[PDB]
RNA sequence: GGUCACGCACAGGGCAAACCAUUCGAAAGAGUGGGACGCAAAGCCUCCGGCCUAAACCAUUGCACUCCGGUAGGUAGCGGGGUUAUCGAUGG
Numbered sequence: 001g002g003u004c005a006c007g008c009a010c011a012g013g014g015c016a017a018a019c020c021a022u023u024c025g026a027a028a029g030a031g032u033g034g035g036a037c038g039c040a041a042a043g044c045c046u047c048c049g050g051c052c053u054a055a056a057c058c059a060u061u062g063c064a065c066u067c068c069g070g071u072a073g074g075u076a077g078c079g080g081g082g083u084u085a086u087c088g089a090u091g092g
Stems, first nucleotide, its partner, number of pairs: 004092001006088002014039002019034006037077001043083003047080003050075004057070002
C1' cells in the first nucleotide's frame, strides 16, 4: 500500500432539520432557492421490522377504546441489512 473493521483525531472539506418562498401531490410529503437542528456514511438502495398519508380501485356491514386489509405513495434524518466513498491518531 490493499482488505475487513474502527472514530478520540489530523487534512480537504461535505451534507442540511425546523421555518420561510415557490412548484408538484387527494394527502403524507417530495423537488428547487434561502436557511442550519444536527450528521463519519444525514452518499445511494424499500429486501426486513416500524411509523406516516390513504384520494382512486378491490375487499369489508364490521363493537371499538394498543395499533393493524389489499393496493399505492412517503420516511434511507426511526432502526436493521445491502452497496459505494475521504482521512488514518499509534489508533485493531